[PDB]
RNA sequence: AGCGCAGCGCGGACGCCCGAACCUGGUCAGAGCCGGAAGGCAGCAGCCAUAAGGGAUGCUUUGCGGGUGCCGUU
Numbered sequence: 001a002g003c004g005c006a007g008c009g010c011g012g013a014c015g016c017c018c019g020a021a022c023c024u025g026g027u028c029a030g031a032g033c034c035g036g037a038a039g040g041c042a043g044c045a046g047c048c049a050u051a052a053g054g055g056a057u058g059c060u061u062u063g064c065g066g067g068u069g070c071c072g073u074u
Base pairs, nucleotide, nucleotide: 001074002073003072004071008065013060016055017054026047032041033040034039
Other pairs, nucleotide, nucleotide, family: 006068cWW009064cWW010063cWS011062cWS012061cWW018053cWW019052tHS028045tHS029044tWH030043tHS031042cWW
C1' cells in the first nucleotide's frame, strides 16, 4: 500500500406515534329519499381502526455507502 470484518452513517421492513374536507372503509346524531303502514336506501361532521406518506426511539433483519477504529490477510 491492496481487502475482508467491527463500527459509523444511510435506505428499505417490523413494533409505537402521527397522519387525506370529498374521490378509503366500518360505525354513522341532525338532515334527505321510498311506501297507505310496518320497515329500508343513500350519506356528512365527529369517534375508532387502518394505507400512501413522516417522526422520536429501542434495535432484529437488511441493500448500499464508509476508510475514523483499526485484528488478520495479500
Solved structure of RNA, 74 nucleotides shown. The entry has 31 different proteins, among them 50S RIBOSOMAL PROTEIN L14, 50S RIBOSOMAL PROTEIN L4 and 50S RIBOSOMAL PROTEIN L31. It holds a match to the Rfam family "Bacterial small signal recognition particle RNA". Rfam describes the family as follows. The signal recognition particle (SRP) is a universally conserved ribonucleoprotein involved in the co-translational targeting of proteins to membranes. Its Rfam clan is "SRP clan". Primary citation: von Loeffelholz et al., Proc.Natl.Acad.Sci.USA (2015), "Ribosome-Srp-Ftsy Cotranslational Targeting Complex in the Closed State". Entry title: EM structure of ribosome-SRP-FtsY complex in closed state. The sample was in a buffer at pH 7.5. Method: electron microscopy, resolution 5.7 A. The entry became public in 2015.